[PDB]
RNA sequence: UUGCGUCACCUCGAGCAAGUCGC
RNA sequence: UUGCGUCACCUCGAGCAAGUCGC
Numbered sequence: 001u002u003g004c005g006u007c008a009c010c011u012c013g014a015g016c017a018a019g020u021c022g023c
Numbered sequence: 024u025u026g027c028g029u030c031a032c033c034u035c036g037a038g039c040a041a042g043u044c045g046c
Stems, first nucleotide, its partner, number of pairs: 003046003007042001010038006019030001021028003
Other pairs, nucleotide, nucleotide, family: 006043cWW008039tWH008041cWW009039cWW020029cWW039040cHS
C1' cells in the first nucleotide's frame, strides 16, 4: 500500500415538519 | 387525508475523490 474500524469536511436521505414561509 | 419549493442552528442514518486518527 491493504484490510477492518474511526474522524473532519462535504453529499444524499430521514427527523423536527400533517409544521413554517412562499408559488 | 400530502399540487410544488424554502426553512439558520440542532438530531439520526447512509456515503465520502483527496485527507485524519487507531489497531
Annotation: Shown are 46 nucleotides from a PDB entry: RNA (A site of human mitochondrial ribosome, A chain). Keywords: ribosome, decoding site, RNA. The structure was determined by X-ray diffraction at 2 A resolution and released in 2008. Kondo and Westhof published it in Nucleic Acids Res. in 2008: "The bacterial and mitochondrial ribosomal A-site molecular switches possess different conformational substates". It comes from the structure "Crystal Structure of the Homo sapiens Mitochondrial Ribosomal Decoding Site in the Presence of SrCl2 (A1555G mutant, Br-derivative)".